The RNA has 23 modelled nucleotides. Method: solution-state NMR. The entry became public in 2015. The work is reported in "A Distinct, Sequence-Induced Conformation Is Required for Recognition of the Constitutive Decay Element RNA by Roquin" (Codutti et al., Structure, 2015). The entry is an ensemble of 10 models. The depositors describe the entry as "Solution structure of a double base-pair inversion mutant of murine tumour necrosis factor alpha CDE-23 RNA".
[PDB]
Parts: sequence; structure tokens; C1' cells
RNA sequence: GCAUGUUUAGUGUCUAAACGGUU
Repeated sequence: GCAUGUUUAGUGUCUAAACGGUU
């Protein structure tokens, strides 16, 4: 700054995604 609800990885020093939402 768009990103959201949780969660996380590349190898890439940028950035994305997935999950049983939640039991």
C1' cells in the first nucleotide's frame, strides 16, 4: 500500500498463496 478470517512458503533481497473458517 492493496488483503482478508487463520496459516505459511519460496531461495526471490520481492511477493504470493492455501485451509476443517469455525468441530